[PDB]
Shown are 769 nucleotides from a PDB entry: RNA (26S rRNA, nucleotides 3 to 622; 5.8S rRNA, nucleotides 1 to 156) from Thermochaetoides thermophila DSM 1495.
The organism belongs to Thermochaetoides thermophila, within Eukaryota.
An Rfam search finds the family "Eukaryotic large subunit ribosomal RNA" in it. For this family Rfam cites "The comparative RNA web (CRW) site: an online database of comparative sequence and structure information for ribosomal, intron, and other RNAs" (Cannone et al., BMC Bioinformatics, 2002). Rfam 15.1 lists 107,465 matches to the family in 2,616 species.
Entry title: Cryo-EM structure of Chaetomium thermophilum ribosome-bound SND3 translocon.
Among the 47 different proteins in the entry, which are not shown, are 60S ribosomal protein L36, 60S ribosomal protein l17-like protein and Ribosomal protein l34-like protein.
Primary citation: Yang et al., Nat Commun (2025), "SND3 is the membrane insertase within a distinct SEC61 translocon complex".
The entry is indexed under membrane protein biogenesis, SND3, ribosome, co-translation translocation, insertase.
Context: one part of a larger RNA, bound to proteins that are not shown
RNA sequence: GUUGACCUCGGAUCAGGUAGGAGGACCCGCUGAACUUAAGCAUAUCAAUAAGCGGAGGAAAAGAAACCAACAGGGAUUGCCCUAGUAACGGCGAGUGAAGCGGCAACAGCUCAAAUUUGAAAGCUGGCUUCGGCCCGCGUUGUAAUUUGGAGAGGAUGCUUUGGGCGAGGCUCCUUCUGAGUUCCCUGGAACGGGACGCCACAGAGGGUGAGAGCCCCGUAUAGUUGGAAGCCAAGCCUGUGUAAAGCUCCUUCGACGAGUCGAGUAGUUUGGGAAUGCUGCUCAAAAUGGGAGGUAAAUUUCUUCUAAAGCUAAAUACCGGCCAGAGACCGAUAGCGCACAAGUAGAGUGAUCGAAAGAUGAAAAGCACUUUGAAAAGAGGGUUAAAUAGCACGUGAAAUUGUUGAAAGGGAAGCGCUUGUGACCAGACUUGCGCCCGGCGGAUCAUCCGGUGUUCUCACCGGUGCACUCCGCCGGGCUCAGGCCAGCAUCGGUUCUGGCGGGGGGAUAAAGGCCCAGGGAAUGUGGCUCCUCCGGGAGUGUUAUAGCCCUGGGUGUAAUACCCUCGCCGGGACCGAGGACCGCGCUCUGCAAGGAUGCUGGCGUAAUGGUCACCAGCG
RNA sequence: AAACUUUCAACAACGGAUCUCUUGGUUCUGGCAUCGAUGAAGAACGCAGCGAAAUGCGAUAAGUAAUGUGAAUUGCAGAA
RNA sequence: AAUCAUCGAAUCUUUGAACGCACAUUGCGCCCGCCGGUAUUCCGGCGGGCAUGCCUGUUCGAGCGUCAU
Numbered sequence: 001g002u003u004g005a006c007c008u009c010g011g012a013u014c015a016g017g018u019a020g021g022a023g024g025a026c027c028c029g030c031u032g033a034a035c036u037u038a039a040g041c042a043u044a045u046c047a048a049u050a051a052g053c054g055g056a057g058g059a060a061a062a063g064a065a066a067c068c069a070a071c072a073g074g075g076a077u078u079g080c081c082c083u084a085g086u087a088a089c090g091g092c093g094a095g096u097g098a099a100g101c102g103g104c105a106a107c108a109g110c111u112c113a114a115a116u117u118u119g120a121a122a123g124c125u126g127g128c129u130u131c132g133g134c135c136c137g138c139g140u141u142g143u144a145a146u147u148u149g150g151a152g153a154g155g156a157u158g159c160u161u162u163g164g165g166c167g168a169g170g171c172u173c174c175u176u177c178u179g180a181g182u183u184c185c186c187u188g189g190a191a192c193g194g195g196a197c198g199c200c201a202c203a204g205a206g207g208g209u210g211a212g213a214g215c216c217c218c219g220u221a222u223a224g225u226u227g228g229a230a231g232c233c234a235a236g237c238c239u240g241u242g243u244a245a246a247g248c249u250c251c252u253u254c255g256a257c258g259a260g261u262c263g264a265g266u267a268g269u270u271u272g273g274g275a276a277u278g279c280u281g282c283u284c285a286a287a288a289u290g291g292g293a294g295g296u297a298a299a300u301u302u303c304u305u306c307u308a309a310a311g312c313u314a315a316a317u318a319c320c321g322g323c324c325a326g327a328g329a330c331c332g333a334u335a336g337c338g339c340a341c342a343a344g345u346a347g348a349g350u351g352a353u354c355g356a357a358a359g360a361u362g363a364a365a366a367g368c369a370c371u372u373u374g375a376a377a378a379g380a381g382g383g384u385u386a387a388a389u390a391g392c393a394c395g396u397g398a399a400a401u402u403g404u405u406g407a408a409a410g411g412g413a414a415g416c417g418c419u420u421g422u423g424a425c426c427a428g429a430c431u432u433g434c435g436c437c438c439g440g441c442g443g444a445u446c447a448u449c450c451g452g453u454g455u456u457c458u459c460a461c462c463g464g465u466g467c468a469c470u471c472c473g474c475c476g477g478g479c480u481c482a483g484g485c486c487a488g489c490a491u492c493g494g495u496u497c498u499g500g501c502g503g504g505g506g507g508a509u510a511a512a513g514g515c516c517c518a519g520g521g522a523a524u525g526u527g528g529c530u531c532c533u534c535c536g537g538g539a540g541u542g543u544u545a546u547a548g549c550c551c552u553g554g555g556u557g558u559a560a561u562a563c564c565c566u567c568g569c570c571g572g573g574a575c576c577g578a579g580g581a582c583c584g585c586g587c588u589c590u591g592c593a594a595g596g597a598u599g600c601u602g603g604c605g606u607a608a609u610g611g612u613c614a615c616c617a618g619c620g
Numbered sequence: 621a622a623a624c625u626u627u628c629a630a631c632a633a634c635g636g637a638u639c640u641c642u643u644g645g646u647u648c649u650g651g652c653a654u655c656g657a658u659g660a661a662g663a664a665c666g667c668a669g670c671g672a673a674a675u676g677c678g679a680u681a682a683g684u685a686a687u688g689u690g691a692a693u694u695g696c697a698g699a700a
Numbered sequence: 701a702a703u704c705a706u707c708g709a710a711u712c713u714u715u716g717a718a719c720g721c722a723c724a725u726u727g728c729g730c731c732c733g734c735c736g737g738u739a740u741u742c743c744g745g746c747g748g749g750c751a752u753g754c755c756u757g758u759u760c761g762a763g764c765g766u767c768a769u
Stems, first nucleotide, its partner, number of pairs: 004767001006765001007763006014757006021655001026057001027055004037044001041091001067074002078105004088096002109312003112258001122143001123138002126135003152254002154251003158248005163239004169233003173228002177224001181197001182213001183196004198215002200204001206218003263284007290307005322652007330645002347354002359641002367394001370381004395639001401633010416620004421615006432482002435479009449464006484604008492577015515555007528541005586592002662715003665678003669696002684709001686706003689702001720728002729750009
Other pairs, nucleotide, nucleotide, family: 001769tWS002769cWW003768cWW005766tWS020657tHH020751cWW021660tSS024026tHS025058cWW025319cSS026056tWW026318cSS027060tSS031051tWW032050tHS033049tWH034047tHH035046tHS036045cWW038093cSS043093tWW044094tWS057059cSS058318tWS058653cHS059317tWH062077cSS063076cSS064108cWS064109tHS064313tWH064314tWW065075tHS066262cWS066291tSS067305tHS069071cWS069304cWS070294tWS076315tWW077316tWW083100tWS084099tHH085086cHS085097tWS086098tWH087097tHS090093tHS090094tHS098272tHS105316cSS106315cSS107314cHS108314tHS113148tWH113257cWS114147tHS117142tHS118142tWW121139tWS121142tHS123143cSS125136cWW129132tWS151255tHS154252tHS157249cWS167235tHS168234tHS172229cWW175226cWW176225cWW179200cSS179203tWS180214tSS180215cHS187191tWH188190tHS188211tWS189210tSS190210tSS191192cSS191193tHS202221cSS202222tWS205219tHS209213tWH211212cSS242243cHS258309tHS259287tHH260261cHS261286tWH261309cSS262285tHS270277cWW271273tHS275296cHS286308cWW287290cSS296297cHS320650tWH321653cWW331335cSS332340tWS332642tHS333340tWS333359tHS333642tWH335340tWH336644tSS336645tSS338343tSS339343tSS342673cSS343357tHH344345cHS344355tWS345356tWH346355tHS349351tHS361365tWH361390cSS362364tHS362366tHS362387tWS363386tHH364385tWS365388tWW366384cSS366390tWW367391tSS367392tHS368369cHS368382cWS369382tHS374376tHS374377tHS383391tWW384388tWH385387tHS385390tHS396638cWW397636tSS397637tHS398636tHS399635tHS400634tHS420616cWW426607tHS427607tHH427609cWW434480cWW445466tWS446466tHS446470cSS447466tHS448465cWW455458cWW467468tHS507562cWH510561tWH511560tWH512559tHH513557cWW522548cWW523543tWH523544cWH523547tWW525526cHS525542tWS526545cWH527542tHS533536tWS535536cWS544547cWH556557cWS578596tHS579596tWS585594cWS592593tSS606608cHS656717tWS657719cWH659717tHS659718tWS659719tWW660718tHH661716tWS666681tWS667681cSS671673cHH675682cWS678679cWS683710cWW685707tWS690701tHS692701tSS739742tWS
């Protein structure tokens, strides 16, 4: 000096591999609302949810204590019951809310870092190879053996421990196979219906077959069996062998044990976690009987309990998303999935997306040949069928709405209620049944007795007897009783309306009044008298005379009357008849009008009564 | 008096209720764990003697091989 | 036979995570091999290939990053 190592970093359509997407019901994380509740609303609640993102499996995840506890201690994880609507959190409001113990289901334990194999990198990937090994590469910045705190390492010590191959036999798997009527009769187009007679059943689940079929067919029950592949388990056998490796019993000593981690502060979020439960960001940042925890912040002193910052692991648990299967006090074509159908289809939207309607002839198409009219669609005949008003506008075939036919009503709505009437059309009831006499026909029990059974033990039944002045049934005649519709009369009962008649009591023992007296008055003054008027009559005087009246006291007189009260007696009419042996109060007591209608009679026996509908009418 | 309107009835229309049915849903329960660069899910286009769709399939195209069964498929035609 | 059942062998167009680059195009390329047109070079037909990230290994390299002669 160059090449050559090794350290990083690259190329290659180098050799061999691997990841993506789908699915995402359930699972592991991240991210993350608002509606809502608080009778408003902001913390809170909804919710550590929906939406969004990443990542797996048949399960996932979790998991063999840096646990729970405070006990006489429990002892990986998960799930159910309970703990417990509890402790606790909360504008301590609304509301929220675990865990230990305890019972159960299921149970499973483990391996790395931290040590020198150092008398031998003993380890591994790739290539070639007769299979013995070889080569390259990785690797000493550490691949094997040993060790994982339950210990272990090192020593003693004597015992103990192990590898391979068959494998009867059993459980699987595929495959062959499964009892009994289609017998007779009726209905029907067709028996799978009805009736009769049979059979099978470890099978009478289900379905089909022309209508409800255990025995027509498929299947259904049962363990078996025909043949085959060989998937599992397995009693027991056969055979290596202690260099090596492995466990136990004792022991002076030693005894490695995970760091920007724990922990602390602060911030945010979260939790039941409250001077701060977990998580994360930032800052500080450990130790070696140290460290964490021990649910109130702190210092100090004890105690208890485990041993973080590395890792794996069935089961019990979630889930009907996927593939199969079995079910239901579910729904039954406007229901049930949006979809029983060429349904996530047709169709709409630029698009994301939105998104229907729509099942049924008949057992079988046997889905109407042919004739005729028509341009045709079609019609009319005809045919098929159990059925065509089951004819592809097809099971049944409602209402709204419409056409024809028939009946009826209608002078600015109609409908409707009560009540008759007319017309139309009808359901019932009845056409008999009970008894008793007189004849006819038929039968054999009708009483009684004997025996046998039953039973409620005294009441029957069955046999034998009976044997026609019995018993039963059927006809013919007569009589009785009841039984349908509408009514009339008589005698009653209940309620009520109305008309007369006979009495009694009271008042001022009505008042009055008529007669008979005793007295006193006046005028709207009688007769007289005077005057006037002659033309009716008028004026004046005066007290009964040729009318009378008024007032008072008396008698007939306890008159009548009419008023109010009251005791009874006769008629005329209307509506009603509840109950159903006797029972009781009673009277005018052989009976009755007295604790609710009977007796007699007539017409009809059917649309006559009655119901329904339509219409007119009165009122509403 | 007709017509018209309305009412009532019979028949005929319109419509698709009711009844009966159900190879469909819905819910529960049981068993199972299996997508894809060895090219999945999904999409497009094609494929039949006579098909547009649905179903099936991929120029080996309404399917080929193989195994089992044992005589069809069917609307017509055809074939062994 | 069969529009049969089963199903272990195959086929499986264009796509699509979609993979030569694209794609609103049945667009435009490169490599290997074969067969033709006078052909290593152009054209045509046929077959097989060419995506990315990453792992292990292989080979070829870069760097006074570094070590000895």